Overview
Solved structure of RNA, 24 nucleotides shown. The entry also models magnesium ions. The structure was determined by X-ray crystallography at 1.5 angstroms resolution and released in 2017. It is bound to 5'-O-[(S)-hydroxy(4-methyl-1H-imidazol-5-yl)phosphoryl]guanosine (8OS). It comes from the structure "RNA duplex with 2-MeImpG analogue bound-2 binding sites". The 2018 paper behind the entry is "Structural Rationale for the Enhanced Catalysis of Nonenzymatic RNA Primer Extension by a Downstream Oligonucleotide".
């Protein structure tokens, strides 16, 4: 620095 | 259905 999952929130 | 935000985990 990146992806995804999970939890919570915001917007479309 | 989508993106982002905060956190945890996994992986690179």
């Nucleotide at each position: 620095a990146g992806a995804c999952u999970u939890a919570a929130g915001u917007c479309u």
Crystallisation conditions: 10% MPD, 0.040 M sodium cacodylate pH7.0, 0.012 M spermine tetrahydrochloride, 0.08 M sodium chloride, 0.02 M magnesium chloride. Keywords: RNA.